[PDB]
Context: bound to proteins that are not shown
DNA sequence: GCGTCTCGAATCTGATGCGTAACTTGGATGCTTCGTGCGT
DNA sequence: ACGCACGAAGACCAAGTCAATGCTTAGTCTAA
C1' cells in the first nucleotide's frame, strides 16, 4: 500500500381443469326481336365562291 | 390557269 | 363476311343475448464456541 | 496421537417499506 484486499442469491415448481354462435327469414314483383337501308327524278346555268 | 354551289 | 337499336332499374344497406368462474394470495438458509470421542 | 467429526449451546430486540422514464411532422437534386 483509495477503512483498501477476499467473497455466485442459489437451489425446486403445470396455469390447469368444465362450456353448442344458436334458434327465427320467398330475390321477389314490370316490360314484343320487331322494325329500319335510296325500288317514286325526267337535262343544261350565276352572282359569288376553293383562288 | 385549275378545283364550285341545285 | 361484321348492323343497328336496346346496352335495366328501386330496395333491402339485422336483428337480440353472453359481454366469465374458482384457486393458487412462498417456503429455507446466510454462528462459532466446546466438549467429548472417534480415528485415521 | 495431533487431528478432525459432530451435535448443544448460547446472545434474542423485533418498524416500516415495497414506482422508476414520455416525446415531432417534408426539402434534396451537387453520381448510372
Nucleotide at each position: 500500500g483509495u477503512g483498501a484486499g477476499c467473497g455466485g442469491c442459489a437451489u425446486c415448481c403445470a396455469a390447469g381443469u368444465u362450456a353448442c354462435g344458436c334458434a327465427u327469414c320467398a330475390g321477389a314483383u314490370u316490360c314484343g326481336a320487331g322494325a329500319c337501308g335510296c325500288g317514286a327524278g325526267u337535262a343544261u346555268u350565276u352572282c359569288c365562291c376553293g383562288c | 390557269g385549275c378545283g364550285g354551289g341545285g